[PDB]
This is an experimental structure of RNA from a metagenome, with 89 nucleotides shown.
It was solved by cryo-electron microscopy to 3.01 angstroms.
The entry also models zinc ions.
The sample was in a buffer at pH 7.5.
Entry title: Cryo-EM structure of NTR-bound type VII CRISPR-Cas complex at substrate-engaged state I.

Context: bound to proteins that are not shown
Parts: sequence; C1' cells; structure tokens
RNA sequence: GUUAAAACUCUUCUCAUGCUGGAUUCGAAAUUAGGUGCGCUUCGCGUU
RNA sequence: CAGAA
RNA sequence: CGAAGCGCACCUAAUUUCGAAUCCAGCAUGAGAAGC
Repeated sequence: GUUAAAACUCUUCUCAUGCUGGAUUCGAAAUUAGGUGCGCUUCGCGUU
Repeated sequence: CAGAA
Repeated sequence: CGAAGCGCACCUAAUUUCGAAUCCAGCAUGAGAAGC
C1' cells in the first nucleotide's frame, strides 16, 4: 500500500400582486305615584 | 356697581 | 275691608323571558436570468 492525493454547485434574486365578515333581525313584553291628612283657628253691620 | 311695590 | 298662624310627614323603587339562525370559503399570473 485505491492513475493517487489537493478543490464545498457556489454567488445574485422577498410567494408577490387583485378581493371590506358582509348580508337579514326594533330591548320589548307585563306593572295607574298610590295609599293617609276637613282652609281651619280668633274678630256681633256696629257707633254716629 | 344693580333690580325694585 | 283689617290681622295672625301654618304649608309637613311615610312606605315602596322590585321581578321575568329570550340571547338564536343562515349563506359563502373561490379563483388568476408567473417558474426564469445570470454569473462564475
């Protein structure tokens, strides 16, 4: 003690552009500011 | 320095 | 054709229902250009 060893597919390049969670649905239905409390009390149409 | 039967 | 008085208290101010349903969920473009 391999025609060997030695040598990086590496550098540059943005999944970006266009698209509104919008449309339909009334906080309204039931519940009387009501119950209690006397505009009283005192003053002669007189004198002349 | 403001109302007043 | 006058005066005077007075013009205040108290209770209550809660309770109840419902708070869902429906549609939609796509497309379109581009896949190269260099360097070493």